[PDB]
Context: bound to proteins that are not shown
Molecule: rut RNA
DNA sequence: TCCGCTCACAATGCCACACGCGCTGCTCGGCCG
DNA sequence: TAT
DNA sequence: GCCGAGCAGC
DNA sequence: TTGTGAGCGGA
C1' cells in the first nucleotide's frame, strides 16, 4: 500500500 | 450501563430371515 | 404350436424368529486425517 | 493452514 | 506382514 | 388373498 473475519 | 444469545436427554422402536 | 392349468413368487397383508439400538476374541481383507 |  | 471390520459363541 | 410371469403339461 491493499483484503480486512475486534479481547465478545 | 441495563440485557435479548448460551433452552431439553429417550420412547419403546427398528435391521436381517423364513411363512403362506 | 397355440391353449388350460398350476407353481415361483411380488406383494394387499400380517405373523414367527435371528439380532440390534449401549456383548468381546478370532479372522480375512484392504490400510499416508 | 492458508495433510 | 500390519490395520481394520464382521462373525460367531451363546 | 389377489395378481402375474413363468413354467408344465395338453390336445
Nucleotide at each position: 500500500c491493499a483484503c480486512a473475519u475486534u479481547c465478545c | 450501563a441495563a440485557c435479548c444469545a448460551c433452552a431439553c436427554c429417550u420412547g419403546g422402536c427398528g435391521u436381517g430371515u423364513g411363512g403362506c